[PDB]
C1' cells in the first nucleotide's frame, strides 16, 4: 500500500 | 459500531466509521 | 477491527 475473507 | 429500510420471524439490503 | 494473500 493494493486484492479479498470474517 | 453508526445511520437507516425490509421481514410475521429467522435473517437480509444500502450507507458511512 | 481482525485474518488471508501480494512476484
Nucleotide at each position: 500500500g493494493a486484492g479479498g475473507u470474517g | 459500531g453508526a445511520g437507516c429500510g425490509c421481514g410475521a420471524a429467522a435473517g437480509c439490503g444500502c450507507u458511512c466509521g | 477491527c481482525a485474518c488471508c494473500u501480494c512476484a
An RNA: 30 nucleotides with solved positions. Crystallisation conditions: 50 mM MgCl2, 3 M ammonia sulfate, 100 mM HEPES 7.5. The 2018 paper behind the entry is "Structural Rationale for the Enhanced Catalysis of Nonenzymatic RNA Primer Extension by a Downstream Oligonucleotide". It comes from the structure "RNA hairpin structure containing 2-MeImp-oligo analogue". The structure was determined by X-ray diffraction at 2.1 angstroms resolution and released in 2018.